[PDB]
Context: bound to proteins that are not shown
C1' cells in the first nucleotide's frame, strides 16, 4: 500500500476529579444551624468543644476553540524483510 | 543462515496379500 496530526508557549470555555485508611490543599480562613462549657443584668460582638451544612483563597486531569512566537515529517491507532 | 535437531533431499525402484477401481501391513529385497 489505509486515515492520522505541524511544534511550543498562554487564555477562555465545558466536563470530571465520592468506594477517601489518608491526600484534589506536605497549606489553613470565615459563616449558619443543633448541642453542651465561660462571661453576663439584654442583644450584637463573644469563650472552646462535638455535629451538620454553606461560602471564600486556591488544586489535578481531560477535551474543545482562539491568540502568539519561531517552523518540520516523520510518526501514534492499524500492519515488512 | 547448502554440514547431526526443522528452511537446500535417506531418495528411488520391485515382489506377497485384500480387490473390477487404488491403496495399506514397523511385510519383505536391491
Nucleotide at each position: 500500500a489505509c486515515u492520522c496530526u505541524g511544534g511550543u508557549u498562554c487564555c477562555u470555555c465545558u466536563g470530571c476529579a465520592u468506594u477517601u485508611a489518608a491526600c484534589c490543599g506536605u497549606g489553613a480562613a470565615a459563616a449558619u444551624c443543633u448541642u453542651u462549657c465561660g462571661c453576663c443584668u439584654u442583644u450584637u460582638a463573644c469563650u472552646a468543644a462535638a455535629g451538620a451544612u454553606u461560602u471564600c483563597c486556591g488544586u489535578g486531569c481531560a477535551a474543545a476553540g482562539g491568540a502568539g512566537c519561531a517552523u518540520a515529517c516523520a510518526u501514534u491507532g492499524a500492519g515488512u524483510a | 543462515a547448502a554440514u547431526u535437531u526443522u528452511u537446500g533431499g535417506a531418495g528411488u525402484c520391485c515382489c506377497c496379500u485384500c480387490g473390477a477401481a487404488a491403496g495399506a501391513g514397523c511385510g519383505g529385497g536391491a

This is an experimental structure of RNA (U5 snRNA) from Caenorhabditis elegans, with 111 nucleotides shown. The PDB entry is titled "Structure of the C. elegans Intron Lariat Spliceosome primed for disassembly (ILS')". The entry also models magnesium and zinc ions. The structure was determined by electron microscopy at 2.9 angstroms resolution and released in 2024. An Rfam search finds the family "U5 spliceosomal RNA" in it. Rfam links the family to the GO terms spliceosomal tri-snRNP complex assembly and U5 snRNP. The literature on the family includes a 1996 paper in J Biol Chem by Hinz et al., "Domain analysis of human U5 RNA. Cap trimethylation, protein binding, and spliceosome assembly". Rfam's curators write: U5 RNA is a component of both types of known spliceosome.